[PDB]
An RNA structure (pri-miRNA 166f) with a sequence from Arabidopsis thaliana, in which 109 nucleotides are resolved. It comes from the structure "Cryo-EM structure of Arabidopsis DCL1 in complex with pri-miRNA 166f". The reconstruction used 653,929 particles. An Rfam search finds the family "mir-166 microRNA precursor family" in it. The literature on the family includes a 2002 paper in Genes Dev by Reinhart et al., "MicroRNAs in plants". About the family: This family represents the plant microRNA (miRNA) precursor mir-166. Gene Ontology terms of the family: RISC complex and miRNA-mediated post-transcriptional gene silencing.

Context: bound to proteins that are not shown
RNA sequence: UGAGCCAAAAGUUCAGGUGAAUGAUGCCUGGCUCGAGACCAUUCAAUCUCAUG
RNA sequence: UAU
RNA sequence: GA
RNA sequence: GAUG
RNA sequence: UGAUGAUGUCGGACCAGGCUUCAUUCCCCUCAACUU
RNA sequence: UUGC
RNA sequence: CUCAAUC
Numbered sequence: 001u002g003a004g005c006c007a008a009a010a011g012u013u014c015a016g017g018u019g020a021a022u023g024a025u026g027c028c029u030g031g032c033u034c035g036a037g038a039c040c041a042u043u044c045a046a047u048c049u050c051a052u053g
Numbered sequence: 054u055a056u
Numbered sequence: 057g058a
Numbered sequence: 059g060a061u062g
Numbered sequence: 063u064g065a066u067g068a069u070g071u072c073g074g075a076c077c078a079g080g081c082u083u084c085a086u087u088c089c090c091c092u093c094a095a096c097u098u
Numbered sequence: 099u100u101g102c
Numbered sequence: 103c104u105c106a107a108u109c
Base pairs, nucleotide, nucleotide: 002105003104004103007100008099009098010097011096012095013094015092016091017090019088020087021086022085023084026081027080028079029078030077031076034073035072036071038069040067041066042065043064046061047060048059049058050057051056052055
C1' cells in the first nucleotide's frame, strides 16, 4: 500500500411491533325552543241544589 | 227579605 | 250562606 | 257552597 | 266557562358533549441487512 | 470508519 | 486477524 474476513460505532434501506399528533369521519347521548294534544291542580263568569225559619 |  |  |  | 301550574306524548326550529376509527407523519424497540 |  | 516489504 491494497485485498478479504472478523466485532463495534455512526448512518441508510427494511420486515415488523409501539405509542403520539393531525385530518377524514362514523356513531351515540343530553337538553333548548315552539306548536298541537291528553290528564291532573285551582276556580271566576254563568248555572245548580239545599238551608237561614 | 236579604244571604 | 253552604 | 258546588257544577263548570 | 275560561285562564294559569305540573306531568306525559307527538311533530317542528336549534345546540353541546361522549365513545370512536382509518389516512399520513413522527416516536420508541427489535429485525434482515448495507455503507464507511 | 475504527477495533483488530 | 492475515499478508510483506518488517519490525
The entry is indexed under MicroRNA, miRNA, Endonuclease, Helicase, Hydrolase, Nuclease, RNA-binding. Protein in the same entry: Endoribonuclease Dicer homolog 1. The structure was determined by cryo-EM at 4.6 angstroms resolution and released in 2021. The 2021 paper behind the entry is "Structural basis of microRNA processing by Dicer-like 1".